[PDB]
RNA sequence: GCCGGAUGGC
RNA sequence: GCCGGAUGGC
Numbered sequence: 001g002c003c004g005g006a007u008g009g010c
Numbered sequence: 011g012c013c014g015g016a017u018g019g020c
Stems, first nucleotide, its partner, number of pairs: 001020003008013003
């Protein structure tokens, strides 16, 4: 850099 | 939906 898109906040 | 972009794969 490519793919991918968790917790959380609102 | 917005902010945010984590573990991981290459």